The PDB entry is titled "Crystal structure of p19 complexed with 19-bp small interfering RNA". This is an experimental structure of RNA, with 76 nucleotides shown. Ions in the entry include sulfate. Method: X-ray crystallography, resolution 1.85 angstrom. The entry became public in 2004. Sample source: 5'-OH and 3'-OH. Crystallisation conditions: ammonium sulfate, potassium chloride, HEPES-NaOH, dithiothreitol, pH 7.5, VAPOR DIFFUSION, HANGING DROP, temperature 293K, pH 7.50.
[PDB]
Context: bound to proteins that are not shown
C1' cells in the first nucleotide's frame, strides 16, 4: 500500500410515513 | 424546515485476520 | 424546515484477520 | 499499499409516512 469482515457514527441518492 | 422508516452507495473511527 | 424508518453507496474512528 | 471481517458514527441518493 492492499484484501475480507464486524461495530458505531456520518454523508449522499431514491422512496414512503408523520408535523 | 423538523422527526422516522425502507433501499442503495461512499467516507471516518475502533476492532479482527491476512496478502 | 423537521421527525421516524428501509435499501444502496460512501466516509471516518477503533479492532482483528489475510498478502 | 492492497483485500476482508466486526463495532460505532456521519453523509449522499432513492423509497415510505407524518409533523
Nucleotide at each position: 500500500c492492499g484484501u475480507a469482515c464486524g461495530c458505531g457514527g456520518a454523508a449522499u441518492a431514491c422512496u414512503u410515513c408523520g408535523a | 424546515u423538523c422527526g422516522a422508516a425502507g433501499u442503495a452507495u461512499u467516507c471516518c473511527g475502533c476492532g479482527u485476520a491476512c496478502g